[PDB]
Context: bound to proteins that are not shown
RNA sequence: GGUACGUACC
RNA sequence: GGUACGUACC
Numbered sequence: 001g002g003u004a005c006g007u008a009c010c
Numbered sequence: 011g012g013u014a015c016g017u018a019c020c
Stems, first nucleotide, its partner, number of pairs: 001020010
C1' cells in the first nucleotide's frame, strides 16, 4: 500500500 | 456512514 477488527466522538 | 486513536493480517 490493500484489508480487517477494537474504542471514543459525530 | 464519517473523523481520530489503537491493533493486526496479507